[PDB]
Context: bound to proteins that are not shown
RNA sequence: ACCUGAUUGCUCU
RNA sequence: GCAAUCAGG
Numbered sequence: 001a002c003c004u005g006a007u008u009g010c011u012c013u
Numbered sequence: 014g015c016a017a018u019c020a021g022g
Stems, first nucleotide, its partner, number of pairs: 002022009
C1' cells in the first nucleotide's frame, strides 16, 4: 500500500 | 453509502 474490528462526524461537493 | 483515527492480518 491493500482488507477486517473498535470510535466520532457527513448524511445534496 | 462515505470521512478520518486507532489497532490486527
Annotation
An RNA: 22 nucleotides with solved positions. Primary citation: Li et al., Nat.Plants (2025), "Structural basis for the activation of plant bunyavirus replication machinery and its dual-targeted inhibition by ribavirin". The PDB entry is titled "Structure of Tomato spotted wilt virus L protein contained endoH domain binding to 3'5'vRNA".